[PDB]
Context: one part of a larger RNA, bound to proteins that are not shown
RNA sequence: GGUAGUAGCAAAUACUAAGAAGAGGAAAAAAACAUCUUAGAACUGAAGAGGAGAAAGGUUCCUAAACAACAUUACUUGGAUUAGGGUGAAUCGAUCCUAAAUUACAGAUGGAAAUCCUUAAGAAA
RNA sequence: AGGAUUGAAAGGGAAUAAGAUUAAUAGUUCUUAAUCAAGAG
RNA sequence: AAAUGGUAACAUAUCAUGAACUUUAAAAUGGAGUGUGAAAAUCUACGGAAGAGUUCUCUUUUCUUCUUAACAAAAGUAAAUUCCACUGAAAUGAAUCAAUCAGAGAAGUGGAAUUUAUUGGCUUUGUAAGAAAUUCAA
RNA sequence: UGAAUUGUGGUAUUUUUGCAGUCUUCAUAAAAAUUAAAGGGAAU
RNA sequence: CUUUUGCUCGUACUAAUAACCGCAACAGGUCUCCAAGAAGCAAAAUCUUUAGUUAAAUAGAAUAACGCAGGUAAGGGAAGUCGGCAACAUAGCUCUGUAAGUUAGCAAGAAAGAGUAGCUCUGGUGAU
RNA sequence: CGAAUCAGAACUUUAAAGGUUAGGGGAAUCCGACUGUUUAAUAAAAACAUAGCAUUCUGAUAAAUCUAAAAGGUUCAUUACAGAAUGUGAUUUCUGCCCAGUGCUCUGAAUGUCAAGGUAAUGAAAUUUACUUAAGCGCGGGUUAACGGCG
RNA sequence: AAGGUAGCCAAAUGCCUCGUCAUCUAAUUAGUGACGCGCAUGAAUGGAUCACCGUGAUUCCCACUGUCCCUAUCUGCAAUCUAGUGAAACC
Numbered sequence: 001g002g003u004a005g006u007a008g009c010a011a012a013u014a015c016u017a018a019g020a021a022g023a024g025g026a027a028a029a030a031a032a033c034a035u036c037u038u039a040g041a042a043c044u045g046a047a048g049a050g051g052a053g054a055a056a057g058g059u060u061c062c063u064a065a066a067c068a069a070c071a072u073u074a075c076u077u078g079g080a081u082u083a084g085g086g087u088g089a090a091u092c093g094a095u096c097c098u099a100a101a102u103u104a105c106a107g108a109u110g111g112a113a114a115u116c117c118u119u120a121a122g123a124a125a
Numbered sequence: 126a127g128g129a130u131u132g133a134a135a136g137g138g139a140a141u142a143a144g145a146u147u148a149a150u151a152g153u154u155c156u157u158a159a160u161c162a163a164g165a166g
Numbered sequence: 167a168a169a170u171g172g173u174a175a176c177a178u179a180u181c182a183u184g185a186a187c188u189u190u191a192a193a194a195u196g197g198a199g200u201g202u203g204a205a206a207a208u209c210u211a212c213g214g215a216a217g218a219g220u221u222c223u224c225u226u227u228u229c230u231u232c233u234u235a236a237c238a239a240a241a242g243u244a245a246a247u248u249c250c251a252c253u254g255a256a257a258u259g260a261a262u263c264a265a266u267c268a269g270a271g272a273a274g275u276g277g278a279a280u281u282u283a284u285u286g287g288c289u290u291u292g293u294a295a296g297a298a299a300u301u302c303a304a
Numbered sequence: 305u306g307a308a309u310u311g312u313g314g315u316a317u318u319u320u321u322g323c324a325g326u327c328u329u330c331a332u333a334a335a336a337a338u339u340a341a342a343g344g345g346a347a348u
Numbered sequence: 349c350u351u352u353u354g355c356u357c358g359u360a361c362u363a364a365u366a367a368c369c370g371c372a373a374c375a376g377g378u379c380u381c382c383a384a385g386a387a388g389c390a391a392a393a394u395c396u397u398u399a400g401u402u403a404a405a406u407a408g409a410a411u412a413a414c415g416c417a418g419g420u421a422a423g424g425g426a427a428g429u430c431g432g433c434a435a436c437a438u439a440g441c442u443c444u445g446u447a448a449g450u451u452a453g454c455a456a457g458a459a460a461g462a463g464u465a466g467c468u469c470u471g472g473u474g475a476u
Numbered sequence: 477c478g479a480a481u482c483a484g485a486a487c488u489u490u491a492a493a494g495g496u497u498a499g500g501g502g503a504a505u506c507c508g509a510c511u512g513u514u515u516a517a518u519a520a521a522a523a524c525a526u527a528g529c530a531u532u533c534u535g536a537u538a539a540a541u542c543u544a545a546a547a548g549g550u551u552c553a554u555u556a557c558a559g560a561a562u563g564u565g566a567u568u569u570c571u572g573c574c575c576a577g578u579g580c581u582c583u584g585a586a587u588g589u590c591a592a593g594g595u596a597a598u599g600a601a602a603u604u605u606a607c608u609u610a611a612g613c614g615c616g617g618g619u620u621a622a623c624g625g626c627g
Numbered sequence: 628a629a630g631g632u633a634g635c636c637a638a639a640u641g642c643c644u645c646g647u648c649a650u651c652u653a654a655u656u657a658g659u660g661a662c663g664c665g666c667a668u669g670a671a672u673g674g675a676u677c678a679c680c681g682u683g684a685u686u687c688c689c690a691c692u693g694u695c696c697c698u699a700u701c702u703g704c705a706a707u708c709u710a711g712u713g714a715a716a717c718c
Stems, first nucleotide, its partner, number of pairs: 001718002008712002015040006041402004050382004056362002061085005070078002090160002092358003096137002101131001103129001105122001107116003141158005161354006168348001169178003183347001187343006196328003200324009209314003214232006233297001237292003242288002244282002247279006258268003298310006329333001368377002384396003406710004415704007423696002427694001432691001440464005449454001451566001465488002468485006474477001489492001500689007507681002512524002528564007539551002542548001568675003572626003577623002579619004588613002593608005634668001635665001646662005
Other pairs, nucleotide, nucleotide, family: 003716tWS004715tHH005006cHS005713tWS006714tWH007713tHS008072tSS010704cSS011365tWW014041tWS021034cWW022024tHS022076cWS025032tWS032407cSS033034cHS043049tWS044049cHS045396tHS046048cHS046397tWH048398tWW055363tHS055364tWW059086tWS059087tWW060360cWH062148cSS067078tWH069080cWS071373cHS078079tSS079366tHS085149tHS089359tWH090140tWS093134cSS097336cSS098133tWH098335cSS100132tHS102130cWW104118tWH104119cWH106121cWH107547tWS109545cSS110112tHS110113tHS115545tWS117121tWS118129tWS119124tWW120122cHH122124cHS133136tHS133334tWW136334cHS136335tWS137336tWS137337tWS139161cSS142235cSS146151tWH158236tWS172175tHS174250cSS175277tSS184345tSS184346tHS185345tHS186344tHS193337tHS194336tHH199325cWW200263cWS203282tSS212311cWW220225cWW234295tWH235294tHH236293tWS238284cWH239285cWH240286tWS241289cWW243286cWW246280cWH253273tWS254271tSS254272tHS255268tHS255269tHS255271tWS259272tSS261265tHS262264tHS283320tWS286287cHS295296cSS295297tHS329331cHS361367tWS362367cSS364378tWH370374tWS387393tWS388390tHS388392tHS393496cSS413706tHS414705cWW422697cWW425692tHS425694tHS426432tHS426433cWH426434cWW426692tWH428694tSS429431tHS438499tHS439498cSS445459tHS446458tHS447456tHH448455tHS450453tWS451453cHS467486cWW494497tHS510526tHS514521tWH515520tWH527565tHS529621tWS535555tSS536555tWS536556tHH536558tWS538552tWW541549cWS543545tHS543546tHS564671cSS567676cWW570670tWS571671cWH574628cSS575622tWH586614cWW590611tWS592609tHS598603cWW599601tHS599602tHS620623cHS625629tWS631632cHS631669tWS632670tWH633669tHS634674tSS636638cHS637644cWH641643tWS651657tWW652654tHS670673cSS693697cWS
C1' cells in the first nucleotide's frame, strides 16, 4: 500500500433558553454550536460524584498572555504551551524513646570473600 | 554506674486558641488572649 | 534543727529544707455484652425579634438566624465508685436490667476522696461582644 | 460608616466520650525515654 | 512577682470515574477522619437538604434486518433439554399450628391455615 | 406533663406487606462430621485443615535440625501435662487372622563372612606368606493404629 | 505366615451388564429397596452408621412459568445514512 474513508469515537439518567467574549451557526433547517453569567430542568444523595489527610506523584497549585501539537468531533476550555507568583511554627510533625528486628571495635570462625557473636569471650561499653 | 548503633511523620511524647486575612499559606501570617521549657532578678 | 488543721478517711494562692542509697506508682495494655452520667447533632414544648416564600382559595401560616474557643474562675448543683466515724444485723437484711454484698462487719446517719473530652462533670463567670450571625439605613 | 437583637425547657432518637459491675480464654492481651511519691537523715 | 531566650528541617497541590500503580484523562486496584431529613427493625432499596456537578473515549436524521439490556402474553404447563439452564414463582409483620428422624441440643421460618387499608373513637402500659 | 407501643370497637372503600425491599417448599440417596482453606488467569469440591483417636523417639551435654566452619543457630524466656516425627480424620459401634518376605528393634550370638591397621617368618631388600582385629551382613527373639497379605 | 472375620455392595468400587426381583412412569440404560462365588468390597489403606450443616453430586413430587407447542409484540442503546475524526487482523 490494499483492507479503508471501512470497524469504530454507544457503561457512568441531561440537557434547554437569553446574554457576553471570540475569526469561529453558518443556512434553500447545514435539525448538532466549545467557555462564562442568569433562568429553567436535573444527578451524586451525605459508608456521597461533599470537606480533609498517610503513602505515591513533584509544581500538576495561583494568575496573565497565548491554542502549533495533545485530551478518538471541536474547544475561546484544561491536570496542555509560554512567563511570572506562591509553601512563614517555642506550642503541628520529624528531631527524642524504645518494639519486632538491625549493625559496629575487640574476640571467635574461614583457603578466600566474608561469616558468627550484641554483652558473652574484652584492662572496651 | 552498667552496658554499644540504627529501627515508628498510625506506638510513647513538655507547651495555642478564637476571629480576620491571600489570586494560592496558615493550630505557621495579623489582632487579642494564653501556655511550656531553660535561665536571671 | 526545718509548719499547721481534722477522731478518721484526709485538707491547707510555693509555702512549711531534704543529699547518697533503696522501693513504689505512672507512661502502660484483649475482647464481648448490659446499664448509665455528660456533650453534640436531629426532633420537639413555651415566648418572641428580624428577614424571606405562598396568597383570590385557605393558611395567627411554611422557612432561615438567634453562636462563642484555648486557658482560668468558683454563684448554684449532679451521677457513679471507693474509703472514714457512730452503732452492731437472724423474725436475716440490703440492693441490680443482670448481679452482688454483709460480725476480717450489712442497712441507717454524718463525712472524705476520685472519675465524668481544660482548671472542678454540668449551668454560670473572665476571655467576650468590642468577635461572629441575621437584618435595616447611608 | 451608623444602628437593632442574640430567653427558657424535654421521663425523645442517634453518634461521641467516660463510668460501673457481668462474662470469656490450654489466648491473660509491649518496652523505653521520662515523671511523681515514699523510706532515710547527709548538709546547714 | 518582673524579665530574657526558644536553633534545624517538612509545610504549595491531587489523594483519585483525570494529579497514585496498571504504556493513557484505562468501568481495574489503593489505608483513614467528619456525616442532615423522610421511611423502615435496619448505615437496606427509593426520594430530598448543605456541598459538588450537568463534563466526564462526538453528534444529527431515520425508526430495516440481526443484535445487547429490560419486559409482557391467549390455551396448555417441562411435552423443551444432557440437565427446570434461563426465567417465573415464594417473600414484611401478627396469630393459630408444626411430622418423621435425633448426638435430645435440634429438625423449625418445618409443612399448613387466617389476618393486614382509610377514617372516627375507646382502653392498657408512667412522673409530681 | 410526657413516651411511642399494644389491644379492641364502629363506618367507608377499588378488600389493603408488596412502589421499593423482601425465604419457593417437600420426599429420598451419595460424600465430607461441623465453622474454616484452596489451584491470582478454565477445577471451590467429595480435595486441604480441623477437633477426636493412635503410634514413634527423646532426661535436655538430649531429640529434630540449619551451617563450609564456629566460646555458631532454631524449637528453647523450653524440660515429658514437654519437645520432635507421623497416620486416621467429630460422636456411636467395631477394629478380626497373619512376624513367612521387606522394614524397624533386642536387655543377645561367637569364631560363618568381614577393612585399614597390629604381630610374626623368609629374603640382600622391595615384595610375599601366616596369625589377630570393629561395626555391618548371616543366625536367633520381638513388632502389623510398620510396608503389607488374607487360596 | 494366615486363608477375608464383623460388616457392606452391580456402591463415585461389578467387565459380563441395560445383572435378577419389586417400586417409581402410559412407557425407566436413570432413582430407590432387596439378592450376592464380590473381573477386582472389607476393617485407623480404617469397616458400618449417619442427627445438624453444604454457592457439593443424584432422583422424584407440588407450585410456577415463553424452556416448549409457536411465536407475536414494546422500550433504551447500537447497527442504517450523514458532518467531523479514524484504526487493526490478513494479503